Released in 2022, the model rests on X-ray crystallography data to a resolution of 1.92 angstrom.
An RNA structure (Self-alkylating Ribozyme (58-MER)) with a sequence from Aeropyrum pernix, in which 58 nucleotides are resolved.
It comes from the structure "Crystal structure of a self-alkylating ribozyme - alkylated form without biotin moiety".
Protein in the same entry: Fab HAVx Heavy Chain and Fab HAVx Light Chain.
Crystals were grown from: 0.1 M ammonium fluoride, 10% PEG3350, pH 6.2.
It is bound to 2-{[(4R)-4-hydroxyhexyl]oxy}ethyl pentanoate (97C).
RNA sequence: GGCCGCUCCAGAAGAGGGCCCCCUUGCCCGUUAUCGGGGGCUAGGCUCGAUGUCGGCC
Numbered sequence: 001g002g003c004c005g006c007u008c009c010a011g012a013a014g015a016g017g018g019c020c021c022c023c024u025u026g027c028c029c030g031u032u033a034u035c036g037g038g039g040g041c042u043a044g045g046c047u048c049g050a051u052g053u054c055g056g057c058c
Base pairs, nucleotide, nucleotide: 001058002057003056004055005054009052010051014048015047016046017042018041019040020039021038022037023036026035
Other pairs, nucleotide, nucleotide, family: 005007cHS006008cHS006052tWH008054cWS010012tHS010053cWS011012cSS011013tHS011050cWW013049cWS014044tWH015043tWH025030tWS025034cWW027036tHS029035cWS043044cWW043045tWS
């Protein structure tokens, strides 16, 4: 510098999750049951993903 990866390190990285607000449930939906859409937040703490500052190969 290439290729293949996320086993390890990094948080540079975005979904899940969690909290709040509006719309008298408002495309379609709805467990004998409270939704959907929009808005305001939460990040490196878990999962998954992605990345390189990581690993392996050449």